[PDB]
């Protein structure tokens, strides 16, 4: 430095669902990052 796993922050998306006349908005069960955490890695 990376993968796994864990949890917490911060963030992305909104099909579905909610709301609305609409436009949009809200919403992760879909995602990313940082750090922690189970185990493993090239040096």
């Nucleotide at each position: 430095u990376a993968u796994u796993c864990u949890a917490u922050c911060g963030g992305c998306u909104a099909a579905g669902g909610a709301u609305g006349a609409a436009a949009g908005u809200c919403u992760a069960u879909g995602c990313c990052g940082a750090u922690u955490c189970u185990a493993u890695u090239c040096u």